Entry title: Cutibacterium acnes 50S ribosomal subunit with Clindamycin bound.
An RNA structure (23S rRNA, nucleotides 2201 to 3080) from Cutibacterium acnes, in which 811 nucleotides are resolved.
The entry has 29 different proteins, among them 50S ribosomal protein L2, 50S ribosomal protein L6 and 50S ribosomal protein L32.
Ions in the entry include magnesium and zinc.
The structure was determined by cryo-EM at 2.53 angstrom resolution and released in 2024.
The model includes bound clindamycin (CLY).
Taxonomically the source falls in Cutibacterium (Bacteria, Bacillati, Actinomycetota, Propionibacteriales).
The reconstruction used 283,291 particles.

[PDB]
Context: one part of a larger RNA, bound to proteins that are not shown
């Protein structure tokens, strides 16, 4: 997915309406119950693997901000201390 | 010029003190204007500071991008990761497990090369200190001693112990092979040069053997001088040698990286 | 994305667990084996903790409880027995045995366990640690929050603490019930047999035997007899209790019938007090059985092999709540479709091809339809349909209620008293055709296939 879709003990991807060996079972409905169809619903949310996101920090690398000095804007006038050129007290 | 000190005459660092039509977007007044914006004038207050631009050190989960290994009798924790020796391994080679044992990341200028000589450990007996065991002597003893270092294979013909001289712990090579998917790892005859030892024969390209190690990139140092963008230099590169990795997760994602998620998501 | 891999469950294994056994040191005054059982050894089961990772991660929901069960026996009670270190009453132990039974509470989410009061006993396990398309959701495994502890922190803990969405109209198998159809070699009605199936199966106390047997006493029976119970269960409604949308009464608020009187609607049937019938248990009656056959463990009789012995080899017998019957119920789809009794019967027309077969009207008998209930979801069932009491109505009674209206009288009035066990009134009972069951249709054999007997 099908379909004229039983049960037991087995077997099998290790729990079978569908396989084996048996057992049972006329055809079709109606009202009900929920044991199963590993029922439906949701590409398990637990776990692992790959990816992501967000959060943290004394992970890395950056950066806004904050802060340090230099320089530009940037000017006038004195000292007080060192590095020179300069000649001429020293020596 | 001077171990020792300087004033004026010019140039310049630092420390510091004042001034003010730079600047401050500020307090008052006035004007644009009958406007708490804005602008102009002026007074006051600061002032070459601050602010701002550029450069620069520090700080900076405030924000951003990411990293945060694998194996694994689920994952986590613990352990492991490369190399060497033995067993498992089934008498060639190979062979797995978080199977069983151990080692290595060196050391040695001699513990390398060559030449020559020697034999041990243990036991027994005798002898001062001296005893089981230092040192000497005689007998016996074949490998049970030793081997730089694990283990195995070897080595007594010694590869073990000692003496002499030495640097081959070479330069250019490598017929032919072994071993890995490959990168690669390993052995090697013969030849030349220049040496060491030996009387010679010969042996020597480190060590009885097998661990003691790291591709490439990038960069560095020595030599050489092949190239050099017009020419000559320079500079840079190239070649040879060598150096720098616990790149140890040891075939080595980046030069550079830890965590939380029970808010979680695919 | 993965059952490539863990948590649940299944599967394998069975170290562990569990249940047995072998040997018999020794203990039991003596004495291995009444009861035991060192040191050792061999297994079962597969409900424990694990080992493996084989189905399932495009979901196999999981702990405990409730509900409903069913299976095993490794039996807790009741039944039968052997041995005892079984005197009796009581026990211990291991052999049969699964028919029935196997309580209610406190604590805790629990399972488990401890405890209380009982009982004959308070069994152990399996069924996806049965059972969430059956329920719960207290626990656990979401998001909130707090404590302790760990971490610088975000956060974390098989640590605790309070709170925290549990969806589904059943297609198929399954199961419980109820029908329709066809068949059952003619068509029917009525009563049945029983292949087989299901249920039921529990047990105590007291008296007596008998203060007997036993016992030094204390104590104190077996085997038999009877009386009364607990639990379970079938039917029933006479009794008791419950219900009561129906019956009678009372009554509050309000609205209405014009008003007084008398009534009606609504408020849960407004509320309140009773209550027949039906239904029902808390009620009333009944039941488990006395027994039979074959057996189990066990006990024997006779008896060899094997000159004895031996329950066995030939043969024969006792022996349990277990087995099969006995008791109740279902049952011929028991397609092996059974049996007895009774009923109707040789029709009509076509084609025919051993007459076949198909249509048509009927017989006996049914069904539709209508009135109902002792039946019922609907089907069905049962009874009645004018040749009739089936239902309703009517009449009468019983039940139930409790003293109607009106009138008379007393009272200021609310109201009291009498007339008067009044009035009302369902299901129960007995009568009675007044009403409705009118009137009609439809189905339904043909001597009923064939063969051999007699």
């Nucleotide at each position: 997915g099908c379909a004229u879709u039983a049960c037991g003990a087995g077997u099998a991807a290790a729990g079978a309406u569908g396989c084996u060996c048996g057992u049972u079972a006329c055809g079709c409905g109606c009202a009900g119950c929920a044991g199963g169809a590993c029922g439906g619903a949701a590409a398990g949310a637990c776990c692992c693997c790959g990816g992501g996101a967000c959060c943290u920090u004394u992970a890395c690398u950056a950066u806004a901000g904050u802060u340090u000095g230099g320089u530009a804007u940037u000017g006038g006038u004195g000292a007080u201390u060192g590095g020179g050129a300069c000649g001429g007290u020293u020596u | 010029u001077c171990u020792g000190a300087u004033u004026g005459u010019u140039c310049u660092g630092g420390u510091u003190a004042u001034c003010u039509c730079a600047c401050u977007g500020u307090g008052g007044a006035c004007c644009g204007u009958g406007a708490u914006c804005c602008g102009g004038u002026u007074c006051a207050a600061g002032g070459a500071c601050a602010g701002u631009g550029c450069c620069u050190g520090a700080u900076g989960g405030g924000u951003a991008g990411u990293u945060u290994g694998a194996c694994u009798g689920g994952g986590g924790c613990g352990g492991u990761c490369g190399c060497c020796u033995c067993c498992u391994a089934a008498a060639g080679g190979g062979u797995a497990a978080c199977g069983g044992a151990g080692g290595c990341g060196c050391c040695c200028a001699a513990a390398g090369g060559u030449u020559c000589c020697c034999u041990c450990a243990g036991c027994c007996u005798g002898g001062u200190u001296g005893g089981u065991a230092a040192u000497c002597a005689g007998g016996u003893g074949g490998u049970g001693a030793g081997u730089g270092u694990a283990a195995g294979u070897g080595c007594a013909c010694a590869a073990g112990g000692g003496g002499g001289c030495u640097u081959g712990a070479c330069u250019g090579u490598g017929a032919g092979a072994c071993u890995g998917a490959c990168a690669g790892g390993u052995c090697g005859a013969g030849c030349a040069g220049g040496g060491a030892c030996g009387a010679a024969a010969g042996u020597c390209g480190g060590g009885a053997c097998u661990a003691g190690u790291g591709a490439u990139c990038u960069g560095a140092c020595g030599g050489u001088g092949g190239c050099u963008u017009g020419u000559g230099g320079a500079u840079g590169c190239g070649c040879c040698g060598u150096c720098a990795c616990u790149c140890a997760a040891c075939g080595g994602a980046u030069a550079a990286a830890a965590g939380g998620u029970a808010c979680c998501c695919c | 994305g993965g059952g490539a891999u863990a948590a649940c469950a299944g599967g394998c294994u069975g170290a562990u667990c569990u249940u047995g056994c072998c040997c018999g040191a020794g203990c039991g005054c003596u004495c291995a084996u009444a009861g035991c059982g060192a040191c050792g050894g061999c297994a079962u089961g597969g409900u424990u903790u694990g080992g493996c990772a084989c189905c399932u991660c495009g979901a196999u929901g999981u702990c405990g409880g409730c509900u409903c069960g069913u299976c095993g026996c490794a039996u807790c009670c009741u039944g039968g027995g052997g041995c005892u270190g079984g005197a009796g009453u009581c026990g211990g132990u291991c052999c049969c045995a699964a028919g029935g039974g196997u309580u209610g509470g406190g604590c805790u989410g629990u399972u488990c366990g401890c405890c209380c009061a009982u009982u004959a006993a308070a069994g152990c396990g399996g069924c996806a640690c049965g059972c969430g398309a059956g329920c719960u959701g207290g626990g656990u495994u979401c998001a909130g929050a707090a404590c302790g502890u760990c971490g610088u922190g975000a956060g974390a803990c098989a640590g605790u603490u309070c709170g925290g969405u549990c969806c589904c109209u059943a297609u198929c198998c399954g199961c419980u019930g109820c029908g329709c159809g066809c068949g059952g070699a003619g068509g029917a009605a009525u009563c049945u047999u029983g292949a087989g199936a299901a249920g039921g199966g529990c047990u105590g106390u007291c008296u007596u035997u008998a203060g007997u047997a036993c016992g030094a006493g204390a104590g104190g029976a077996c085997c038999g007899a009877g009386a009364c119970g607990g639990a379970c269960u079938g039917a029933c409604c006479u009794c008791u209790g419950g219900u009561g949308u129906g019956c009678c009464a009372g009554u509050u608020g309000u609205u209405c019938u014009g008003c007084c009187a008398a009534g009606a609607g609504c408020a849960u049937g407004g509320c309140u007090g009773g209550u027949u019938g039906g239904c029902u248990a808390c009620g009333u009656c009944g039941g488990g059985u006395u027994g039979u056959g074959a057996u189990a463990a066990c006990c024997g009789c006779u008896g060899a092999a094997a000159g004895c012995a031996u329950c066995u080899a030939a043969g024969c017998g006792g022996g349990a709540a277990g087995c099969a019957c006995g008791c109740u119920u279902c049952a011929a789809g028991a397609u092996a479709a059974g049996g007895g009794u009774u009923c109707c019967c040789a029709c009509a027309g076509g084609a025919g091809u051993g007459u076949u077969c198909c249509u048509g009207g009927u017989a006996a008998g049914g069904u539709c339809c209508c009135c109902g209930a002792g039946a019922g979801a609907u089907g069905a069932u049962c009874g009645g349909g004018u040749u009739g009491a089936u239902a309703g109505g009517c009449c009468a009674g019983a039940c139930g209620u409790g003293g109607a209206c009106g009138c008379a009288u007393c009272g200021u009035a609310a109201g009291g008293u009498g007339u008067g066990g009044a009035g009302c009134u369902g299901a129960c009972u007995g009568g009675u055709a007044c009403u409705a069951a009118u009137a009609g249709a439809c189905c339904g054999a043909g001597g009923a296939c064939u063969u051999u007997c007699a």
Overview: It holds a match to the Rfam family "Bacterial large subunit ribosomal RNA". Its family is annotated with structural constituent of ribosome and ribosome in the Gene Ontology.